[PDB]
Context: one part of a larger RNA, bound to proteins that are not shown
RNA sequence: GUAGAAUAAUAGAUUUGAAAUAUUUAUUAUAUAGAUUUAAAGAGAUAAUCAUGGAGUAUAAUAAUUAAAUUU
RNA sequence: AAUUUAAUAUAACUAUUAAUAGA
RNA sequence: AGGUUACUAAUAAAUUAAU
RNA sequence: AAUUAAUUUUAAAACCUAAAGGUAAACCUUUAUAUUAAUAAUGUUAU
RNA sequence: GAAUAAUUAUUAAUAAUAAUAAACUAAGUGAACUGAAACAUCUAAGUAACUUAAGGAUAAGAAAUCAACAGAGAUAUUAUGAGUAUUGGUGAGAGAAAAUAAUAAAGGUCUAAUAAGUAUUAUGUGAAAAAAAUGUAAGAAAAUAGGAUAACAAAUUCUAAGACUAAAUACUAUUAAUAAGUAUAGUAAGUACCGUAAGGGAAAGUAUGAAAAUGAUUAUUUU
Numbered sequence: 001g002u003a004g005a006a007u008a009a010u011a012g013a014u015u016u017g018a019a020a021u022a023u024u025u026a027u028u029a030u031a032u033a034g035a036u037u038u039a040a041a042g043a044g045a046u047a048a049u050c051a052u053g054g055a056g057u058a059u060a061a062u063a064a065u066u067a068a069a070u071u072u
Numbered sequence: 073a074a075u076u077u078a079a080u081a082u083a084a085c086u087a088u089u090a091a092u093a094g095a
Numbered sequence: 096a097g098g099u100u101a102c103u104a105a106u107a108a109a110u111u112a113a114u
Numbered sequence: 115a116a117u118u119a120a121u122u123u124u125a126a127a128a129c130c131u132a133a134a135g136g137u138a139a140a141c142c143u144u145u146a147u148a149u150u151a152a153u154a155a156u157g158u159u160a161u
Numbered sequence: 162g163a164a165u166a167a168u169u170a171u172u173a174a175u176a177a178u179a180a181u182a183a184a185c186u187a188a189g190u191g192a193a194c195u196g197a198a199a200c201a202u203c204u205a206a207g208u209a210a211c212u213u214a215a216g217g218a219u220a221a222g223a224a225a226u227c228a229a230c231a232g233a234g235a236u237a238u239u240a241u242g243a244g245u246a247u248u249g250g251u252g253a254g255a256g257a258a259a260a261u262a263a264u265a266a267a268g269g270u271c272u273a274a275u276a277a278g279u280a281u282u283a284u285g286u287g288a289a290a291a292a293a294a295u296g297u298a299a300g301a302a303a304a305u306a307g308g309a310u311a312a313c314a315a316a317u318u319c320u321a322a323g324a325c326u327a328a329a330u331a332c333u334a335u336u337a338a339u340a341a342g343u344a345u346a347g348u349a350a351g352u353a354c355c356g357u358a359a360g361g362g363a364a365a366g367u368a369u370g371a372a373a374a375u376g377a378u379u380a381u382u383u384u
Base pairs, nucleotide, nucleotide: 042384043383044382045381046380047379048378049377050376051375056369057368058367059366064080065079066078067077068076069075070074071073084343085342086340087339088338089337090336091335092334093333094332096131097130098129099128100104107123108122109121110120111119112118113117134143135142136141148175149174150173151172152171153170154169155168156167159164161162185216186214187213188212189211190210196203200250226233227232237264238263239262240261241260247255248254269325270324271323281299282298283297284296285295286294306320307319308318309317354361355360
Other pairs, nucleotide, nucleotide, family: 024026cHS024027cWH040041cHS040042cHS052374tHS053373tHS054370tSS054372tHS055370tHS060344tWS061081tWS061082tWW061083tHS081082cWS098140tWS105126tWS106124cWW114116cWW130139cSS157166cWW160163cWW184217cWW184332cSS185331cSS186219tSS191207tWS191209tHS192208tWH193206tHH194205tHS195204cWW196253cSS197252cSS202252tWW203252tWS203253tWS207208cHS216218cSS217331tWS218330tWH222235cSS223268tWS223269tHS223326tWH223327cWW224234tHS225307tWS225308tSS226318tHS228231tWS228317cWS230316cWS235328tWW236328tWW236329tWW242259tHS243258tHH244245cHS244256tWS245257tWH246256tHS249252tHS249253tHS254289tWS265328cSS266268tHS266327cHS268327tWS271273cWW272324cWS273276cWS277302tHH278279cHS278300tWS279301tWH279322cSS280300tHS287293tHS301321cWW304320tWW326327cSS342346tWS344347cSS349365tWS350364tHH351352cHS351362tWS352363tWH353362tHS356358tHS356359tHS
């Protein structure tokens, strides 16, 4: 890559029961009574970012020689 | 062939000991 | 031996041993 | 031979740093590129 | 031809250049704070300091020393002796020596015709115990002598008033070795700077650095 099975999702087909606790099942308006709720101009706390600062840390001419050890 | 460790420089001061000299 | 700044304040050799 | 080392010799080295003499350190003034004498060369004066 | 002045060039003669350590040593003068739970003797202390002078060191040094009838044998430094004797407004506190050990170098050796205003005495001072010194003035003795102890007697010991001396020690510098030392005791700088001045006196290696304080911003969350 090709073919055949099993399971799930979607679509179509063919059936399907029902007057469907719909004077609210799903959802849309406005009124009238009530009852609440939702801020961040800035701030706290925590974290991070970007800084400031220089504590801490390492090192103290790191060449050359000597000796030892380890890898090639 | 390289790396590490310890020591050594013309290139620290301080204390001790030894030696040398009196800048 | 320090300092100051300048018309700057330098060096040359020998012998012996060794390498 | 160049050598490094040892030993030895040798040159230069301004000014100031109390004490040549000053001074207000790194300056000033003394006059050793001085006298004094002896010569030599030069020019002037007088005999 | 000889004389007087000037300039140049040789020869001989005439004078000159303190920048010098510091510490250590010796000498002079000599505090106070402080301690004594005050303070005045005492202490701190012959210290700090200032001043002067020397040398690589200085000082000291071959017994007028110690000791105790036995003995030792210059001096210096340390340990024991010993915080003992000793001493103290008998407070604060101060404190030997002999002897035995080390360290140490050859450690003895004349250089003085052997020491007089000297010893000693009086007096005033004088190392906290232990004197040797000293201003003023009196002032001896020959080894048949003189010094030493409150004093005296015995004994002992030493010889002042003339001298020299390495070594162990102090300080500085260098070299070597060792660091349960230092990187704020790790090299700059006695500079910057402060002060009229004496004088005071910094920071500061190289890498690395999600150490904190601190600022801004974002996110979450609460308001």